The PDB entry is titled "The structure of an all-RNA minimal Hairpin Ribozyme with Mutation G8A at the cleavage site". The RNA has 25 modelled nucleotides. On the sample the depositors note: Derived from Satellite Tobacco Ringspot Virus. Crystallisation conditions: PEG 2000 MME, LITHIUM SULFATE, SPERMIDINE, COBALT HEXAAMINE, pH 6.0, VAPOR DIFFUSION, HANGING DROP, temperature 293K. It was solved by X-ray crystallography to 2.4 angstroms.

RNA sequence: UCCCAGUCCACCG
RNA sequence: CGGUGAAAAGGG
Numbered sequence: 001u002c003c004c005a006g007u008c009c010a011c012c013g
Numbered sequence: 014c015g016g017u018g019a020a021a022a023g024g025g
Base pairs, nucleotide, nucleotide: 002025003024004023009018010017011016012015013014
C1' cells in the first nucleotide's frame, strides 16, 4: 500500500 | 427498508 467491515458520515431510491 | 461511496475499531 492493500483485504474484510453489524456504529458513525455522505449520496441515491 | 434497499443501493452506492467513504471508513472507525479490530483481525489479516
Overview
Keywords: HAIRPIN RIBOZYME, ALL-RNA, COBALT HEXAAMINE, MUTATION, JUNCTIONLESS, LOW SALT, S-TURN, E-LOOP, RIBOSE ZIPPER, CATALYTIC RNA, RNA.